[PDB]
RNA sequence: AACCUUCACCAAUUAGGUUCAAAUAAGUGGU
Numbered sequence: 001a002a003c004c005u006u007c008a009c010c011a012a013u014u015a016g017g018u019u020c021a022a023a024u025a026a027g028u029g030g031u
Stems, first nucleotide, its partner, number of pairs: 001019004007027001008031004013026003
C1' cells in the first nucleotide's frame, strides 16, 4: 500500500488473515 467483502447493502471504522488471488465478520451513520 492493497485485497477480502460480511453483517441487508453502501461510506468510514474495528478484528482477522496475506503479499497473491480469492475464500471475511462486526460497530457506527443513511435508506

An RNA structure (Telomerase RNA pseudoknot) with a sequence from Tetrahymena thermophila, in which 31 nucleotides are resolved. Primary citation: Jiang et al., Science (2015), "Structure of Tetrahymena telomerase reveals previously unknown subunits, functions, and interactions". The entry is an ensemble of 10 models. Entry title: Solution NMR structure of Tetrahymena telomerase RNA pseudoknot.